[PDB]
Context: one part of a larger RNA
RNA sequence: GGGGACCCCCUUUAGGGGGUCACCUCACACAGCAGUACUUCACUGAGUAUAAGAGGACAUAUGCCUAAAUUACCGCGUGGUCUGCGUUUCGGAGCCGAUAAUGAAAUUCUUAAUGAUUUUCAGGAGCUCUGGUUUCCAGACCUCUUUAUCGAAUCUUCCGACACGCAUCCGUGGUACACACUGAAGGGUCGUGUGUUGAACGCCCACCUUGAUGAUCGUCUACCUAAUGUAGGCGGUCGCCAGGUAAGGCGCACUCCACAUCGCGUCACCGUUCCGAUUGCCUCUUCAGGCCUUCGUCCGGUAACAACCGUUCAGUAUGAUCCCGCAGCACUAUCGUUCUUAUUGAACGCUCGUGUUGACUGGGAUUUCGGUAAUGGCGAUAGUGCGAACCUUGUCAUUAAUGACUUUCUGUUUCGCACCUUUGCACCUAAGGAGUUUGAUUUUUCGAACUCCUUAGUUCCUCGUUAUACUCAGGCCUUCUCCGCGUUUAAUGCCAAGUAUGGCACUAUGAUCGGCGAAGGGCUCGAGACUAUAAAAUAUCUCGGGCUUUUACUGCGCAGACUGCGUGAGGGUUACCGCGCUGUUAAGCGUGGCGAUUUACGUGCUCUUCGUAGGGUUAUCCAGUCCUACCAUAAUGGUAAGUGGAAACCGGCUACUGCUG
Numbered sequence: 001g002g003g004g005a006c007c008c009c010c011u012u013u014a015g016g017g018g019g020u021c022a023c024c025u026c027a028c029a030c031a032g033c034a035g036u037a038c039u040u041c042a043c044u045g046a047g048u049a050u051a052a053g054a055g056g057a058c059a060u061a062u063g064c065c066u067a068a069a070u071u072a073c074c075g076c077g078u079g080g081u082c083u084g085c086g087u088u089u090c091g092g093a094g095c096c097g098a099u100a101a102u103g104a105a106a107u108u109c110u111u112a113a114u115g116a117u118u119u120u121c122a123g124g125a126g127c128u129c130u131g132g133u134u135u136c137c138a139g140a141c142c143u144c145u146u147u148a149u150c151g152a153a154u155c156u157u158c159c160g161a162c163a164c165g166c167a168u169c170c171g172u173g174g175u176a177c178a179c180a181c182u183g184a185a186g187g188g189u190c191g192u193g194u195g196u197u198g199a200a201c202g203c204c205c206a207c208c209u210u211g212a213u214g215a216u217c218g219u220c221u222a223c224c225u226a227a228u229g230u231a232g233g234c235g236g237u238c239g240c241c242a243g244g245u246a247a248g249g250c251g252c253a254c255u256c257c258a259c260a261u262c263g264c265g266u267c268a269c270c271g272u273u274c275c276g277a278u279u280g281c282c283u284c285u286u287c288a289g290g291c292c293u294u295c296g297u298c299c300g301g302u303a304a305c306a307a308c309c310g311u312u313c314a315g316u317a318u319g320a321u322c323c324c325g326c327a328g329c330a331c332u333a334u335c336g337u338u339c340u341u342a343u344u345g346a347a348c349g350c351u352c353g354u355g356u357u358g359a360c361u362g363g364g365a366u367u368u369c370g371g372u373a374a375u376g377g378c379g380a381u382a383g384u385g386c387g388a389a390c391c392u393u394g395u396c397a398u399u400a401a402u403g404a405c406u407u408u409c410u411g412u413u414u415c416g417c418a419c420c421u422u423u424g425c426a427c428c429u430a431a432g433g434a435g436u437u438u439g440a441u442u443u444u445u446c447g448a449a450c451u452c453c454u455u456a457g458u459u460c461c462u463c464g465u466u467a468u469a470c471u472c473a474g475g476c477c478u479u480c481u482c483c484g485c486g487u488u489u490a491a492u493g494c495c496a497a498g499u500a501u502g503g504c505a506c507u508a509u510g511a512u513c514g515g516c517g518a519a520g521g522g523c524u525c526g527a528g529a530c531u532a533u534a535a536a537a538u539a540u541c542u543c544g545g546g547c548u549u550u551u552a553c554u555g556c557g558c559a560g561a562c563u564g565c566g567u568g569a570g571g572g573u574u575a576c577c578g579c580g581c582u583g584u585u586a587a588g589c590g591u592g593g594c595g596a597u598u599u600a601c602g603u604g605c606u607c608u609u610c611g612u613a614g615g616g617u618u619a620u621c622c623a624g625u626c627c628u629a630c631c632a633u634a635a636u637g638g639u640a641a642g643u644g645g646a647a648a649c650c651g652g653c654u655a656c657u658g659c660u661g
Base pairs, nucleotide, nucleotide: 001025002024003023004021005020006019007018008017009016010015030661031660032659033658034657035656036655037654043474044473045472046471047470048469049468050467051466052465053463054462055461056460057459058376059375060374062373064371065370072175073174074173075172076171077170079169080168083167084166085165086164087163089161090160091159092158096151097150100147101146102122103121104120110115126142128140129139130138181315184312185311187309188308191264194260198257201251207244210242211241215237217235218234219233220232221231222230223229265305268302269301270300276295277294280291281290282289320366321365322364323363324362326358327357328356329355330354331353335349336348337347338346339345383419384418385417386416387415388413389412390411394405395404396403397402427457429456430455431454432453433452434451435450436449437448438447439446440445476521477520478519479518480517482515483514484513486512487510489508490507492505493504494503495502496501522547523546524545525544526543527542528541532538556611557610559608560607561606563604564603565602566601576593577592580589581588615650616649618647621645622644623643628640629639630638631637632636
C1' cells in the first nucleotide's frame, strides 16, 4: 500500500485521492558456506587548541624486601707430656767452659799435664788373611795427637717436679653483660603426645689388645756309603691353639612408675562497627572513602559441651667487612589516611631539619644488579587584538518589491586563539622596607640566624588510551528546476466493427524512470518572544529533554610466533678473499670482512588462547532494600524504565565472485 473497516477531501448521485485501523496481503535469488562493500539524511580522510591516566631525568634518600647468622669469663675430666708459650726455681739436659789423663818421626799457639790448629808410626782398641782351630791365640798386616766427666756463669730448648699467667676445644658445673638497655614462641597444668634416669630383671648377646711352624723316637720303604743318613707312609710326646671383658645392644605380658625443659579446648546469638556484602545516601568531585537493619566478623555477656595459671626460650662484657648518625612525641615542611575549604588546613602517620629520650644498635651492598606506587604545589579574576557579530557597501530598472552589478570605520566580546593585569599562600626559592642578636678585622665598616609585610617566581614531552570545540576534502543521504519516456485516467479529432466495443492520433492529469542543474542534510519530542493561520491546528527562528544512525565493530594485560632492537650463538645452512682438517679446480666443517639467512629471553608493529574494558544490539527471565508506570488477578502475577542479578547477535540488507548440496 490493497483487501474488510475508520477518518479527511471532493465533486451531484457514480466514484476517485490520501491517510488510519484487527488480521490477511505486497519482501525470499534452487539452497548452504566462504569472499567485496553496503545503507538506517554525521558517515570516511585531513587541519586546529584544550585535557584525565601511564612511561621518564632527578628529588621527596619517602611505604618494602636476611644487613652485619654465633653471649663472655671461670672450676672440673691427672683436662690433652702441669695442652703450646711467657713469667721463676729445682736435678739431669743444649752451646760454653768453676775441669783431665800415654810414647816416638814434622810447620804453628794458651799451657807443668790437658782441652784445639796437621801429619806418620807405637801401647790400647778395632781389623783382616793364613798354618791350625778344645780355657784359646801364632805370623803378617791395616789403623789412630784416644776418650770420659762436669755445672759448682748463663739468654733459650728439652725431661721429671714446681708457682702464676696468655691461648685451644670437647662432656659438664658455676658466675655473668640481668638494681639498667631492648627483642622473640601461646609456656605450662586438670586430658593425652612423650625424652628422662631407676628398676626385680626374661631373652638375645657383644666389647677391646698380640704370637702362631716344628722337633725327633720307633717302624717300613729306593738309593747309596762295610759307620752313618737322606727322603718319604705311619704308631706316640705332642702345638693341635694361649686372654679379659667392673662388658655392647634390646623389652613380649599395650610389664609397674614418675613427671616436666619441650606443645594444646571447642561454639551460636546478639546493638555495634577497624574492615566486606544487594538497595539507598554523603564532602572532598583527576584518584577514592564512609553511612543504616542484616550476616563470619575487634571486644563483651549470654549459653553448650569433662578441664586450669599466663608462662617459656632468650639478646644484652656481644654474633664477618665497607658507607651513613635512627626513632616515640610534637613544628604538619614534601607526602599518605579520616574530616575538610575551590585553595588555605584540623588530627594520626612520617622525621632533611628542630628540643626530648636510648642506643652492649638501625639503613644500603657483599648477601635485595636495587627497583618500586603517588607529586614535583595549588586554585580564582580582569582588560587588550584578530575572523566574526555588535555598525554590517553605492547606484539602477521594476509592482509601495524583486532583481543588476557592488565595499569601509572610532569602540566591546555570545563564539574559535592569543596577550597579559589583578588575587591569599604551602615554599627549605628572592628583592625591598625592615623588628633581636651575632662572626670578624688595623670597632670607620661587610657578613649572618629567627622574623612581619608587599611583591615576583614556583620543570617538561609523548602515547595502536581517550574526550572536547571548530575548519577543509571526500562518501553518502534527502528535496527542488528543467530535458525526454512509454503509460493510468480523461477531453478532443478520426476509424471500423452486425450491438459487444475496440483502433489511430493531439491534448491533460498522475507514478515512473535515465538525465540537467539548484537546495538542505541524523531521528524524535518539544519551551519559547516573531511570522503566516479564522476558529482546532500547520508553518518561521533562539534554546533544550532522549534515541542513535556500531570505527559491515575495539582499548589494555600474560603466553606462543615472524620481525629490528640490548645480550647470547657465526656451536643449523649458500657465493667471493687469507688461513686449519680431507687426495682434490668445486664441494664437506670451526675461525674473520662483505650481501642474505636459523632457535631463543622482553619489547616497537602484526597473527593464535585467555582475563579484562567499552559501543551498538536481541530469542527472553527475576529478587533479600525495591517501586514509577502499563497490562489480568485469591494471592499476586506479566511488561517498560528508575534498583538489582541472568541469557546472547557484532547478524540483517542488498549487487556480485568461487566452492559445496

This is an experimental structure of RNA (Genomic RNA, nucleotides 1 to 661) from Escherichia virus Qbeta, with 661 nucleotides shown. Method: electron microscopy, resolution 4.6 angstroms. The entry became public in 2022. The organism belongs to Qubevirus, within Viruses. The entry also contains Maturation protein A2 and Capsid protein, not shown here. The reconstruction used 86,081 particles. It comes from the structure "The complete model of phage Qbeta virion".